[PDB]
RNA sequence: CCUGAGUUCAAUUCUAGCG
RNA sequence: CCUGAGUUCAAUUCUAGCG
Numbered sequence: 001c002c003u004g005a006g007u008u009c010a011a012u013u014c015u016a017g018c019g
Numbered sequence: 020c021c022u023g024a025g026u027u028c029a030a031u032u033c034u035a036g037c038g
Base pairs, nucleotide, nucleotide: 001036004033005032006031007030008029010027011026012025013024014023017020
């Protein structure tokens, strides 16, 4: 550089329900 | 608050192949 993943965090939008 | 998702970005680790 490249194939496929694990874990964590951020921005923004849609969604049913509740307040 | 809560159910399920879309899009984007970050940190770190594993992985075969290549250099």
Shown are 38 nucleotides from a PDB entry: RNA with a sequence from Saccharomyces.
The structure was determined by X-ray diffraction at 1.25 angstrom resolution and released in 2015.
The depositors describe the entry as "1.25 A resolution structure of an RNA 20-mer".
The 2015 paper behind the entry is "1.25 angstrom resolution structure of an RNA 20-mer that binds to the TREX2 complex".